[PDB]
RNA sequence: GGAGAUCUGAGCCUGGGAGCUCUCUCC
Numbered sequence: 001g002g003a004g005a006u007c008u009g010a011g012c013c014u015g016g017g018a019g020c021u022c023u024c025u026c027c
Base pairs, nucleotide, nucleotide: 001027002026003025004024005023009022010021011020012019013017
């Protein structure tokens, strides 16, 4: 960098949710 992982990883934002980022796994 790419592809994935949270009603079964997380912080912030939002406060009438098509938001930001991290973490982890693999290539």
Solved structure of RNA (TRANS-ACTIVATION RESPONSE ELEMENT) with a sequence from Human immunodeficiency virus 1, 27 nucleotides shown. The PDB entry is titled "Co-crystal structure of HIV-1 TAR RNA in complex with lab-evolved RRM TBP6.3". It was solved by X-ray crystallography to 2.35 A.